[PDB]
Context: one part of a larger RNA, bound to proteins that are not shown
RNA sequence: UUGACCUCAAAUCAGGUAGGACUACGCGCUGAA
RNA sequence: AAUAAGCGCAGGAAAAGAAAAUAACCAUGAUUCCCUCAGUAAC
RNA sequence: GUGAAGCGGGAAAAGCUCAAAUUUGAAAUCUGGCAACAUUUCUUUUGUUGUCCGAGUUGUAAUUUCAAGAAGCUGCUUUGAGUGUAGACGAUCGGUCUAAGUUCCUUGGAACAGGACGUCAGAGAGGGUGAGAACCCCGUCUUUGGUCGAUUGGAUAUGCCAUAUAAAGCGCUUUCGAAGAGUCGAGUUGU
RNA sequence: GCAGCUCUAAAUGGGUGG
RNA sequence: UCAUCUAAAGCUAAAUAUUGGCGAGAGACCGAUAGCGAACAAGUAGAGUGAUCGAAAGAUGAAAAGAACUUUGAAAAGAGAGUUAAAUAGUACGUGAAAUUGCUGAAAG
RNA sequence: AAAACUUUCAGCAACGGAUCUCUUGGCUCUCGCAUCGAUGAAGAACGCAGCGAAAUGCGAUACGUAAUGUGAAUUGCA
RNA sequence: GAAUCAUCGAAUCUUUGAACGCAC
RNA sequence: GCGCCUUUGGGUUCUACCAAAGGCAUGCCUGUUUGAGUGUCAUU
Numbered sequence: 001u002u003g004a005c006c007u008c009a010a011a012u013c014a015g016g017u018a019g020g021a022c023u024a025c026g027c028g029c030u031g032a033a
Numbered sequence: 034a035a036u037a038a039g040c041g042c043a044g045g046a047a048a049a050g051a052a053a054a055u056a057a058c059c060a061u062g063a064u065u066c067c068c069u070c071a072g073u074a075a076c
Numbered sequence: 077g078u079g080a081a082g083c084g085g086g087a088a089a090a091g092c093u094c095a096a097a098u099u100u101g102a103a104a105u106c107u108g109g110c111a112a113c114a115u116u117u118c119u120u121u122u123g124u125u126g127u128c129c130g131a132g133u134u135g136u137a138a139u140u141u142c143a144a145g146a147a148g149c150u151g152c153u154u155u156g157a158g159u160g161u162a163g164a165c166g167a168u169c170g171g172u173c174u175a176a177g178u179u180c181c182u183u184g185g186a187a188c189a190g191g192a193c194g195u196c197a198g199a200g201a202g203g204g205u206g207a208g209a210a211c212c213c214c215g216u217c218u219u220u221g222g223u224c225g226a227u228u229g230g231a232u233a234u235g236c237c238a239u240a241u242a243a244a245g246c247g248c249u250u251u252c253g254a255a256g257a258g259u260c261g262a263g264u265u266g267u
Numbered sequence: 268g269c270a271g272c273u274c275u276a277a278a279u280g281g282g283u284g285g
Numbered sequence: 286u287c288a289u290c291u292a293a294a295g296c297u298a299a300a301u302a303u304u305g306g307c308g309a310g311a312g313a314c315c316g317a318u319a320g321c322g323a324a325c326a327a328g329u330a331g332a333g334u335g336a337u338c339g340a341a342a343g344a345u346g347a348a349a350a351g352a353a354c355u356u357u358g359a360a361a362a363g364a365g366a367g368u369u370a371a372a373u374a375g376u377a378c379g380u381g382a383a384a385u386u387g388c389u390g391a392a393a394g
Numbered sequence: 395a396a397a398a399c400u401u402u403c404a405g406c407a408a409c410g411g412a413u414c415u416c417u418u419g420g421c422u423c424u425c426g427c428a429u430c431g432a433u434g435a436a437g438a439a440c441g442c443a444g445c446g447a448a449a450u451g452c453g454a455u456a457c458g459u460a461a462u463g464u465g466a467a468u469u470g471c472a
Numbered sequence: 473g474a475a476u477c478a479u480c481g482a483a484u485c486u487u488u489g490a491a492c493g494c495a496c
Numbered sequence: 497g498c499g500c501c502u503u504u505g506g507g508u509u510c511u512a513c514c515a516a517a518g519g520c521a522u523g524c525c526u527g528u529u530u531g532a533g534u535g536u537c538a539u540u
Base pairs, nucleotide, nucleotide: 002538003537004536005535006533007532008531009530010529011528013527014526015525016524017523018522020430025044027041028040029039054061055060065087066086067085068084075078076077091296092295093294094256104136105131106130108128109127110126111125112124113123114122145252146251147249148248151246152245154243155242156237158236159235160234161233162232166228167227168226171223172222173221177193178209179192180191181190182189194211195210196200202214203213204212261274263272264271265270266269267268280291281290282289283288284287285286306427307426308425309424310423311422312421314420315419331338332337343416344415351378354365355364356363357362379414385408386407387406388405389404390403391402392401393400394399437488438487439486440453441452442451444471445470459482462478463477464475493498494497499520500519501518502517503516504515505514506513
């Protein structure tokens, strides 16, 4: 001087996905007089 | 009354489910559901 | 006062997949980019083929799941994650076809009413029409169907490809048989 | 039955019955 | 001592539930104070800062043929007419009860 | 013992909206089916017709456009 | 090829709203 | 109401102005590219 990796980032990075509704029946959790 | 209300989460069904299961038999054989067991057993 | 379960009768039935064993004579595996080629409920859907990059040996495939099983030996029986065509057969969406009084007499604004005379019926359900309409009209029955479609389910016949240098069941064993931990469980506490 | 804390397993062993 | 199962990893049709969704077919149901709060422009008018609350109101006739025209009235309307089977059907519209009221007639106080 | 007033009876008229008959609604049962959304849903607000305020439909392509089907309308007027 | 028609495989679908450039 | 980004257009006004179309939310996953590290280590 040059490189392997390990971990960690960033991006209007390439492509994706989550949210909200309904809730008769489902599965939880919490829970009164 | 493990109710209502609250909260989270799904599907056309969900959950359960191929025995760490019963039984005490000549044994049965995943789960669910109906009748029966039975208002019995236990408390 | 709470309040079982097994057995019993029925409804329905279907079984299976990993981790833990070396593919070690070969990471046999997969995402993605591009390039093509097809396919389509579909120009909207879905893939295959090649090719490059990566993922991955701190473990992706094949094999095995305790009912077992693997590895040998054995000798019998088996085999497509294909693609067109064709016809039958079910499933859905839409269009389409359907018998016979509106004849007379009285009532009345109106005949769908009363009486007379007839018809149809696999149709006398219902509704509409100026009052109780099978025969005016829509329908109803036929229809558990004819017809033109439009997509499709699964089989059948036939054609074309096919990796079979393989894969699988069962006899046999002078061989082996991996099996899930802050989990079971013991003490106490919450319901 | 499940859960919290303290401790913490085994291999014909372990679970559940009689 | 025997029996039975082999947890701490995974998947899976059908039988089963279904006041919601998309449709149907019914009924010894209700019949406009009933039946949904709502048969009708109903979660509408409306009320409350708000969360919430929340009604009443169906029927002219076969067909508007919804009353031309004249007359009185400023108008509202009335009176004639006219439409109709019927206006004792005139939109305050089927039927039109009772309470309640006005007039007329009769009676009693 | 007159009229009125009060009351009762009858007639008519008013008021009122009961009763009856109806009924594109309710409620209850059964049956069949599984389909919302970042490809912007449910809901909200604004907006559109020749004349519409409600309700419906619809989105500056606004009571619709394309496509297919039927085969001559729409209707309150123009 | 009419229709305040039916059917529905093509589109259009304003401001918002999970609401999404930042705020209301 | 206020911006940023890329492209396109207009005007008998063109280094100004304006318009238009298409864009810019966060959490996460696979991949990609650009990196950080007195993290680990190698290179006669």

The PDB entry is titled "Fkbp39 associated 60S nascent ribosome State 3". The RNA from Schizosaccharomyces pombe has 540 modelled nucleotides. It holds a match to the Rfam family "Eukaryotic large subunit ribosomal RNA". The literature on the family includes a 2001 paper in Science by Yusupov et al., "Crystal structure of the ribosome at 5.5 A resolution". The entry has 45 different proteins, among them 60S ribosomal protein L33-B, 60S ribosomal protein L21-A and Probable nucleolar GTP-binding protein 1. The structure was determined by electron microscopy at 3.4 A resolution and released in 2022. NCBI's taxonomy places the organism under Eukaryota, Opisthokonta, Fungi, Ascomycota, Schizosaccharomyces. The work is reported in "Chromatin localization of nucleophosmin organizes ribosome biogenesis" (Ugolini et al., Mol.Cell, 2022).